[PDB]
An RNA: 31 nucleotides with solved positions.
Sample source: RNA prepared by T7 RNA polymerase transcription followed by glmS ribozyme self-cleavage.
Protein in the same entry: Polymerase.
Primary citation: Gong and Peersen, Proc.Natl.Acad.Sci.USA (2010), "Structural basis for active site closure by the poliovirus RNA-dependent RNA polymerase".
Context: bound to proteins that are not shown
RNA sequence: CCAGGUCUCUCGUCCGG
RNA sequence: GCCCGGACGAGAGA
Repeated sequence: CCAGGUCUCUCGUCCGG
Repeated sequence: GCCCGGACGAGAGA
C1' cells in the first nucleotide's frame, strides 16, 4: 500500500479507425 | 452529425 469469484448489460472517462 | 473499435472505471442484474 494492497486483499475479496464467475458472468451479462449499460453508463462514464480516456484513446483510437 | 452518423457508424465501428479499444483501454480503464462504475452501477445494476443472476
Ions in the entry include zinc. Entry title: Poliovirus polymerase elongation complex with 3'-deoxy-CTP. Method: X-ray crystallography, resolution 2.25 angstrom. The entry became public in 2010.